[PDB]
Context: bound to proteins that are not shown
Molecule: 5'ETS rRNA
Organism: Saccharomyces cerevisiae S288C
C1' cells in the first nucleotide's frame, strides 16, 4: 500500500534529468 | 573528468 | 529525526 478487526495477513520502497559541494 | 547530498523536475509501481 | 533561542493579550 491492498485486505481485514482493533489482532494481524500479504507487497513494495525504482528510473531519468537539473543544481550544489568534495577531489 | 570522478565521488558524495539535493531538488516550489520528470517517468514509473497499489505503494 | 528535528533543530534560525524561536510558546497562547487585556478587558477587577
Nucleotide at each position: 500500500u491492498g485486505c481485514g478487526a482493533a489482532a494481524g495477513c500479504a507487497g513494495u520502497u525504482g528510473a531519468a534529468g537539473a543544481c550544489a559541494a568534495g577531489u | 573528468g570522478c565521488u558524495u547530498g539535493u531538488c516550489g523536475u520528470u517517468c514509473g509501481u497499489u505503494a | 529525526u528535528a533543530a534560525a533561542u524561536g510558546g497562547c493579550c487585556u478587558c477587577g